[PDB]
Context: one part of a larger RNA, bound to proteins that are not shown
C1' cells in the first nucleotide's frame, strides 16, 4: 500500500496476509479503549561527518584602540654636559716590606753609575731592564656629533567676546631719597539701604547766516590699528617602527576501537607461537622486544680453550691465586627472542681502516612502487697473512623518513638571453637539517541555548540466542543429630532446571513501538503462605517440622520513602512467589527522572562539568477497522 478473526510453527530472532489447525453467514446502531508494534514531527538522546553555529582561554593566526621612537610638519637665538676620531702629556699610598706594588706577561743578567737587578729580606701580588692593556685627570681640531637646560613669536594648539578700553607714554595724588632733579612704586570718579541711569550729553568755545537751528573742538590725554588671553616649534597631524590587545576577526581541536569516553598501541618494526609439516593468514590473542650501543663490540691474521665439577697447595675461609684431572658447550658472542659458532664466530695478542670510491643487477615487504634491510658480481684503491683467500661494518633475523627549503661536498663544469670583467644569484651529481598519526596537515576548549545530513554499520528499553553470575532442584555420604549416615540436617564433589536477578551480544527498531513508580482491573504459572484430603517424624496431648495431590478458592489496614525494595505498627486462617512488550500514560496520575529558570558544595583561569544536594516546570487525537460489551 491493500486491507482486517484468532493458536501455534518458521521468519529480520513479537503476522492481518506465509505454513498447519481453530473456524467460518447479509445489512448493521450505540458505546469502548486490547490491538492496528494506531496518529501528530527526515529521533531533540547516542555515534558518524575531514558539517556548523553561539560562548570561553595560556589553542593557531591576525585585527580596531592604545603606547613608546625616528622622520616630516619645523623656524628663529643662547649657554652647560656627554660621547667618538687622532696630535700629545702626567698619574696611582690597607698593612708588612729599603721604598707610594694599578696589573699582566718577559726577564737574569742589564749596565749610562759599575750601578741596579738576581740568591734575600717581607708581601697575595717584588722590586733591575723591556713593552702590553685598562682606569684616571689633562690640553688641541676649520673635527664628528649627542644629549640636557632655556629665551623668541609669526607656523601649530587651546579659549572668550554682540572682537570695547591691550600695550606704551604721559597728567594729576600719595609714599619715595633725592645727594641734583628726580631714581622709582603705588593708585589714576562707584560699599549702610530689593529706588533711579537711554535720545551722537548737559556745560564751556569756535563757526554758520540765524530760526525752526546745524557743524567741528573739548567735556571724555596721547602714540601703535596686535580683540584679549594661554601654550608654542613642545602638543597636534601624516607615515612607517617596536609593544600591548578574546574588545573583535577567521580557523583548528587524529585514528583504532566488542557503542563512544577514559584507558592501551594491536598506527611505523622485530622475535617465538597461535598457524592447522610449501607459502600466506585474523582478533584490543599469549610471551616478549626497538627508537641505542661500538674505533672496536668493525676487517685481516696468529696462539688458546668455555660453563661446571673432582682432587690438592702458608695467611686465604663459601667466593682471592696456583696446579692437575673430567668436561659436545650444559659458557660467550652489547641488547628481546630464536637460530650458528669448539685448532671457532667465544678468550688473549699484533696490524690496520672494505664502516673507502663508480654507477648497475637481484631477495624480502610489494602494485612485483617507494622506504629501510640484504645478497652476488664489475671497474678502481686498500688492509691483512708466508699464502690460498678474506674484507662494500657489526655472525643472522629489527635498530628508521618523500617533496618544498636551507646547507655542505664536487665538477669548478653551465646561466644570468644587446657584449664583456667581478661579487651575488640560479642549475647538475652526492650528502645533512624530518616530519613517530613513521607513503611525511601548521592547530585548545564548552555548549543543559544549541543546529544540519545521515546512522539501527552504533550505545540507553522490551523481544531473541548464552546462563557466568542470581534464584531452585537433584545423586553421593565423611559427619552432627545421647546412641544412630539419611526424622531433620549435611562437609569435600558432581549432575541440572530457569529466565521474575545482573551480565555477555548487537538480530529487530534512531522518515521516533511515549521512557520510573503508584492508582485502576483481568487473567495466566506453580516452584502452595492459608484452606480440602493425606503420608512420615529424634508425632504421648498441645504446639511444630518434613513431604504428596493440588492453582477450586482467598492472600490485608498503616507511619516513613517519588520509588520497586526495605523496615516498623497492627489485624488475619495467611498476610505465597511470579508472568501477561520489565501487563496496563489517545486509562489516569506526574512525586522521581530527563530540556531551557535558579541555589549550595566540589573541579575548573574561565565558559562550564558533577547516576552530588535542592527549588519551579504545557502529558495532544478515537467519528475508521478488528476485538469487546449490549441493541436491532
Nucleotide at each position: 500500500a491493500c486491507a482486517g478473526c484468532c493458536a501455534a510453527g518458521g521468519g529480520a530472532a513479537c503476522g492481518g496476509g506465509c505454513u498447519u489447525g481453530g473456524c467460518a453467514g447479509a445489512a448493521u446502531c450505540a458505546g469502548c479503549g486490547g490491538g492496528g508494534a494506531a496518529a501528530g514531527a527526515a529521533g531533540a538522546c547516542c555515534c558518524u561527518g575531514u558539517u556548523g553555529a553561539g560562548c570561553u582561554u595560556g589553542a593557531c593566526u591576525c585585527u580596531a584602540g592604545u603606547u613608546u621612537g625616528a622622520c616630516a610638519u619645523u623656524g628663529u637665538g643662547a649657554a652647560g654636559a656627554g660621547a667618538c676620531a687622532u696630535a700629545g702629556a702626567g698619574g696611582g699610598u690597607g698593612u708588612a716590606g729599603a721604598a707610594u706594588a694599578a696589573g699582566u706577561g718577559g726577564g737574569a743578567g742589564c749596565u749610562u753609575c759599575g750601578g741596579c737587578g738576581c740568591c734575600a729580606g717581607u708581601g697575595a701580588a717584588a722590586u733591575a731592564c723591556c713593552a702590553c692593556u685598562a682606569c684616571c685627570u689633562u690640553u688641541a681640531u676649520a673635527g664628528u656629533u649627542u644629549c640636557u637646560u632655556u629665551a623668541c613669536u609669526u607656523a601649530u594648539u587651546c579659549a572668550a567676546u554682540g572682537a570695547a578700553g591691550c600695550g606704551g607714554a604721559g597728567c594729576u595724588g600719595g609714599a619715595a631719597u633725592u645727594c641734583a632733579u628726580u631714581u622709582u612704586c603705588c593708585a589714576c570718579g562707584u560699599u549702610c539701604u530689593a529706588g533711579c541711569a537711554u535720545u551722537c550729553a548737559a556745560g564751556g568755545u569756535c563757526c554758520c547766516a540765524u530760526u525752526c537751528g546745524g557743524g567741528g573742538c573739548u567735556g571724555a590725554u596721547c602714540c601703535g590699528g596686535g580683540u584679549u588671553g594661554a601654550a608654542g616649534a613642545c602638543a597636534u597631524u601624516g607615515u612607517c617602527a617596536g609593544g600591548u590587545g578574546g574588545g573583535g576577526a577567521g580557523u583548528u581541536u587524529g585514528g583504532c576501537u566488542g557503542g563512544g569516553g577514559c584507558g592501551g598501541c594491536a598506527c611505523a618494526u622485530c622475535u617465538g607461537u597461535u598457524a592447522a609439516a610449501c607459502g600466506a593468514u585474523a582478533a584490543c590473542g599469549c610471551a616478549g622486544a626497538u627508537g641505542u650501543c661500538c674505533u672496536a663490540a668493525g676487517g685481516g691474521g696468529g696462539g688458546c680453550u668455555c660453563a661446571u665439577g673432582g682432587a690438592g697447595a702458608a695467611c686465604a675461609g663459601a667466593a682471592a691465586u696456583c696446579u692437575c684431572c673430567a668436561g659436545u658447550a650444559g659458557a660467550a658472542c652489547a641488547a628481546a627472542a630464536g637460530g650458528g659458532u669448539a685448532a671457532a664466530a667465544g678468550c688473549c695478542c699484533c696490524c690496520u681502516u672494505g664502516a673507502u670510491u663508480u654507477u648497475g643487477a637481484u631477495u624480502u615487504u610489494c602494485a612485483g612502487u617507494g622506504u629501510g634491510a640484504a645478497u652476488a658480481c664489475a671497474a678502481a684503491c686498500c688492509a691483512u697473512g708466508a699464502a690460498a683467500g678474506u674484507g662494500u661494518g657489526g655472525c643472522c633475523u629489527a635498530u628508521c623518513g618523500a617533496u618544498c627549503c636551507u646547507u655542505u661536498a664536487g665538477u669548478c663544469c653551465c646561466u644570468c638571453g644587446g657584449a664583456a670583467u667581478u661579487u651575488g644569484a640560479g642549475g647538475c651529481u652526492a650528502g645533512a637539517g624530518g616530519u613517530g598519526c613513521c607513503a611525511g596537515a601548521a592547530a585548545a576548549g564548552u555548549u543543559a541555548c544549541c543546529a544540519c545530513a545521515g546512522g539501527g554499520a552504533u550505545a540507553a528499553c522490551u523481544g531473541g540466542c548464552u546462563u557466568g553470575u542470581g534464584g531452585c532442584a537433584g545423586u553421593c555420604a565423611a559427619g552432627c543429630g545421647u546412641u544412630c549416615a539419611u526424622a531433620g540436617c549435611g562437609a569435600c564433589a558432581u549432575u541440572g532446571c530457569u529466565u521474575u536477578u545482573u551480565g555477555a551480544u548487537u538480530c529487530u527498531u534512531c522518515g521516533a513501538u511515549g521512557u520510573c513508580g503508584g492508582c485502576u482491573c483481568u487473567u495466566c504459572c506453580u516452584a502452595u503462605c492459608a484452606u480440602a484430603c493425606c503420608g512420615a517424624a529424634g508425632c504421648a496431648g498441645a504446639a511444630u517440622u518434613c513431604g504428596g495431590u493440588a492453582a477450586g478458592c482467598g492472600u490485608u489496614g498503616g507511619a516513613u520513602u517519588g520509588u520497586u525494595c526495605a523496615c516498623c505498627c497492627a489485624c488475619u486462617a495467611a498476610u505465597a512467589g511470579g508472568g501477561a512488550a520489565c501487563g496496563u500514560g489517545a486509562g489516569c496520575u506526574g512525586g522521581g527522572u530527563u530540556u531551557a529558570g535558579a541555589c549550595c558544595g566540589u573541579c575548573g583561569u574561565g565558559a562550564g562539568a558533577c547516576a552530588g544536594g535542592u527549588u519551579a516546570g504545557u502529558u495532544u487525537u478515537a467519528c475508521c477497522c478488528u476485538a469487546c460489551u449490549g441493541a436491532u